[PDB]
RNA sequence: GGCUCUGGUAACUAGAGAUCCCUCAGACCCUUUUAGUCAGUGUGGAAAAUCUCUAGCAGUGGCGCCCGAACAGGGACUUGAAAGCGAAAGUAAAGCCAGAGCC
Numbered sequence: 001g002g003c004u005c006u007g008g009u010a011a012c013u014a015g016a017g018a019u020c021c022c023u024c025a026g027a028c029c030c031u032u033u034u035a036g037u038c039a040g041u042g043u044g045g046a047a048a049a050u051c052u053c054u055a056g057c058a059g060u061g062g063c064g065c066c067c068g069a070a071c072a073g074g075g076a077c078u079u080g081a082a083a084g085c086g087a088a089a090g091u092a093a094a095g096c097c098a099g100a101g102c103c
Stems, first nucleotide, its partner, number of pairs: 001103009012056008020045002022042001024040001026038003058091001060089001063086002065075003077084002
Other pairs, nucleotide, nucleotide, family: 057092cWW060088cWW061088cWW062087cWW068069tHS068072cWW
C1' cells in the first nucleotide's frame, strides 16, 4: 500500500457580516479577606472559536395520454438535424473512526 466483514457519521474549500479587545460621561447598591450592572458617541486591530447565506454530484416511485394480466412493462412528439417539464420525499457515491485476518 491492497482486499473482506461488523456498526456509526455531512463535513470540507472560497466570499460576506457579527460576537472579541480602547477612551469619555450619567444612574443604582452599607457586615468582615477576594469578585457589579443599563443606556449614548468615535476608530481600527491581530490569534482562536462560534451562528447564518451562496457555489458540490448521481435518478426512483406516484400523477399527466394509450394497451391487456391486481402488485411489473412498453409505446407516442419536433424532414435531410438538434436539443428538449411541474410539486414533495429518501438514499448512495467522493471521505472519516473502532475491532479481526492475510501479503

Annotation:
Solved structure of RNA with a sequence from Human immunodeficiency virus 1, 103 nucleotides shown. Keywords: Primer binding site, reverse transcription, RNA. The work is reported in "The three-way junction structure of the HIV-1 PBS-segment binds host enzyme important for viral infectivity" (Song et al., Nucleic Acids Res., 2021). The organism belongs to Lentivirus humimdef1, within Viruses. It comes from the structure "Solution structure of the HIV-1 PBS-segment". Rfam match: HIV primer binding site (PBS). A reference for the family is Damgaard et al. (2004), "RNA interactions in the 5' region of the HIV-1 genome", J Mol Biol. Rfam describes the family as follows. This family consists of several, structured HIV primer binding sites (PBSs). tRNA(3)(Lys) binds to the PBS to initiate reverse transcription. Released in 2021, the model rests on solution-state NMR data.